[PDB]
Context: one part of a larger RNA, bound to proteins that are not shown
RNA sequence: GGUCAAGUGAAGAAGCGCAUACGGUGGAUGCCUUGGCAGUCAGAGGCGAUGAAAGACGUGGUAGCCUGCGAAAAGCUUCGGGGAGUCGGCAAACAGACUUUGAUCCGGAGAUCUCUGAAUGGGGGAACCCACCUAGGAUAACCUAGGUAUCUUGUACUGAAUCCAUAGGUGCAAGAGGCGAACCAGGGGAACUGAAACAUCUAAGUACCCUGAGGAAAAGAAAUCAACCGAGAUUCCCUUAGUAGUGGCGAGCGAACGGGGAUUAGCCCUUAAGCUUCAUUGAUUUUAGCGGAACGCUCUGGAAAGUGCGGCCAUAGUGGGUGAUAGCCCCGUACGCGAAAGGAUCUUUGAAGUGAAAUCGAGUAGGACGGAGCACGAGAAACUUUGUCUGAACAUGGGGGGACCAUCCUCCAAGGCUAAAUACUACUGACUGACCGAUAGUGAACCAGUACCGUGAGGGAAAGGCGAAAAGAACCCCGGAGAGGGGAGUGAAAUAGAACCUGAAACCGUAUGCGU
Numbered sequence: 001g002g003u004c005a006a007g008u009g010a011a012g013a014a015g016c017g018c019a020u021a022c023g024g025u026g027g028a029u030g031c032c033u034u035g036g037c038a039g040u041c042a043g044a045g046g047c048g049a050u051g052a053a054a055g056a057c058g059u060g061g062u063a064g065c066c067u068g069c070g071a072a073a074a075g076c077u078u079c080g081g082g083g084a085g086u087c088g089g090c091a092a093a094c095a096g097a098c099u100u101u102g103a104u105c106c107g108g109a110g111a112u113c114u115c116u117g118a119a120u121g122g123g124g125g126a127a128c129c130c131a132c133c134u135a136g137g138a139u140a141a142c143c144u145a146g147g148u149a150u151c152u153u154g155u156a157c158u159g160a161a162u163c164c165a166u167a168g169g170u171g172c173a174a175g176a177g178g179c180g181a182a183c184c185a186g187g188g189g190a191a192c193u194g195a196a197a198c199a200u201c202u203a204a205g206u207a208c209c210c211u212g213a214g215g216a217a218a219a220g221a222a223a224u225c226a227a228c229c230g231a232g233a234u235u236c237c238c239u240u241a242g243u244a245g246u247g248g249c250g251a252g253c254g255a256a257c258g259g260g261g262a263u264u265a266g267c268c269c270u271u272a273a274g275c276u277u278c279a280u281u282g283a284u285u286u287u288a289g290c291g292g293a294a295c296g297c298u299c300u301g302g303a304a305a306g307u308g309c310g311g312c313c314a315u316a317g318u319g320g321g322u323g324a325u326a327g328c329c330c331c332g333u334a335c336g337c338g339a340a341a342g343g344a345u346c347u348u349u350g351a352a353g354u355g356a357a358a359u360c361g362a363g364u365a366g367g368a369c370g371g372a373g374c375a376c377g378a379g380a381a382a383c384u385u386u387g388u389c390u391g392a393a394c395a396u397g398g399g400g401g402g403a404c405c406a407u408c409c410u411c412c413a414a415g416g417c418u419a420a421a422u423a424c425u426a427c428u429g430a431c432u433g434a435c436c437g438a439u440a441g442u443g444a445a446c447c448a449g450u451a452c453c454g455u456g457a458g459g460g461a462a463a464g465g466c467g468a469a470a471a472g473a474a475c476c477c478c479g480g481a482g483a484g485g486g487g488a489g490u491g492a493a494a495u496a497g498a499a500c501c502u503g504a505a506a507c508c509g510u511a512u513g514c515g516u
Base pairs, nucleotide, nucleotide: 015516016515017514018513019512020511021510022509023508024507030501031465032464035436036435037433038432039431040430041429042428043427044425045424046179047178054116055115056114057070058069059068061094064090065089066088076110077109078108079107080106081105085098086097087096121130122129123128131148132147133146134145135144136143137142150176151175152174153173154172155171156170157169158168183214184212185211186210187209188208194201198248224231225230235262236261237260238259239258245253246252266417267416268415269361274354275353276352277351278350279349282346283345284344285343286342287341289337290336291335295310296309297308299306311328312327313317319331320330321329366390367389368388369387370386371385372384373383376402397412398411399410400409401408452459453458472500475487476486477485478484
């Protein structure tokens, strides 16, 4: 070295696991804000038949929608302001123009103001149909401008049964009508619930429906309380006090007297304060605007407002935004000026009206029955109020002082008017926040009460961010004259490329290492 035998047993993954690195999907997080939320201080507290709130349709150089306007239609005329750009936005381009002889823009006053809607000449299925009368104008088959609802009040005429005159009928004027978040005064008025069940009771005279008024309303000037001393109209706040009471004496409900405050006010029926509307006397505000101080150099950087160095202004120094953090860059701020013309408020003094009910209160006070209200549920139950029925006195008279009587005290009802302190905010302005920051904050940051759902009443979303500046990618190549890409360019940065800041997780892949 060869054959044989026995023993032992690396690698080789269809596909999976873990780790790591790159992607994809997706949209969290961070930062941001043209949007919201809650207050304080003011305003002004109504709009409508002179046609409202709310809409339809139209209106532009070119399609739609939003905003504004209305056939004179993104506007017409006048005043006032300003001082160079302009023909609104989504939302750009192409055009046509406007003008320092004053445009666009802002404020006051005018003009025009289609159709529907209280809708009002009559109908009607809102945005439609059909008319009549008067004046003027045309000759054809009309045009222009006015009128024509209903009810209430006043007035003129007229006039049924029925003589008279009444009802009624026409014509004039004046007013009302509808809408609006809350607040106010009235009419009607639940239940769930609590009582650990439930009827009385509670919730509660609440929710809800209806009717009137106003910028506030209502109430208001003792027939009130107190207690033998006194107070002095009404309203609102703090206490008395969770007390006295009340209560299937349960659950619960719940005062007053007396004090401290905000406000300050009364005047008439032998006709007043006050309030309206005009006309006047002055002032102040609101609707627009004008002026408004003080910085340079240097470093990094794409870009200084940031670094370093030195200044200045201050009745202006923690405003907004400019290519990163600004008293001195811009707009502003403190502080000073302002109004042709409208609005409003307070102020004089003249008128008209109203207050107004005539003359101090009679079917009233009191009473009986049934209810309601008083903190008070019939209770010894006073007081107010009234559905039914009754019913006084006249100041030497009447009411009240919580059954009732006596004595005292204190008020004068059945006729009126009256500001402030009080309530509320749909709406407008300013300022503020140990409020939110896109699943939050309004349902609504965005073309939202939309899309969508329902026959209807009604219910009701999702959806923000390129960059300092579009500088938003000329040109080449593959591809269907695609979609999508690879280069090239712009940019500080395109893995900032328009579904664009950051770009998490679930989930889905490619590559490598080890394991199976």